[PDB]
Context: bound to proteins that are not shown
This record gives sequence, C1' cells and structure tokens, in this order.
RNA sequence: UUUGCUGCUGCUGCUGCUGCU
RNA sequence: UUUGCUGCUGCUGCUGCUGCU
Repeated sequence: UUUGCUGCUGCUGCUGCUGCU
Repeated sequence: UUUGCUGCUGCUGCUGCUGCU
C1' cells in the first nucleotide's frame, strides 16, 4: 500500500492564455 | 511535439487533514 464520496492543506502534472527571455 | 522564467485559466495526480459512507 486500503471502497466510494464531502470539505480543507501544501506541492506537481496537463490544457489554453500572458509578458519577457 | 518546442529553452528558461513571470502572471492568469480550467481539470487531474500526490501528500497530510476532516466528516460521513
């Protein structure tokens, strides 16, 4: 290491966009 | 399908927590 769902936490991934590089 | 970074968007993943199942 775990069935399914609620709400919260912190950090990624992906899509589209943005401004620089 | 793309170097690195800023800010925004929507949807996952993971960790911890929560209340029900």
This is an experimental structure of RNA, with 42 nucleotides shown. Released in 2014, the model rests on X-ray crystallography data to a resolution of 2.3 A. Crystallisation conditions: 1.6 M ammonium sulfate, 0.1 M citric acid, pH 5, VAPOR DIFFUSION, HANGING DROP, temperature 291K. The entry also contains RNA silencing suppressor p19, not shown here.